The depositors describe the entry as "Functional conservation despite structural divergence in ligand-responsive RNA switches". Solved structure of RNA with a sequence from Seneca valley virus, 27 nucleotides shown. The structure was determined by X-ray crystallography at 1.86 A resolution and released in 2015. Lineage of the source: Viruses > Pisoniviricetes > Caphthovirinae > Senecavirus > Senecavirus valles.
RNA sequence: CGUCUACCCACCUCGC
RNA sequence: CGAGAGGACGG
Numbered sequence: 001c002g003u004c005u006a007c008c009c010a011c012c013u014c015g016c
Numbered sequence: 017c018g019a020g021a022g023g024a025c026g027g
Stems, first nucleotide, its partner, number of pairs: 001026004011022001012020004
């Protein structure tokens, strides 16, 4: 770079 | 106050 899977909140990462 | 595969696989 590309293909795909999972994803309420959360956690994590990034921004402000 | 917001954003996001952050997992798997291919070259």
Crystallisation conditions: 24% PEG 4000, 10mM Calcium chloride, 200 mM Ammonium Chloride.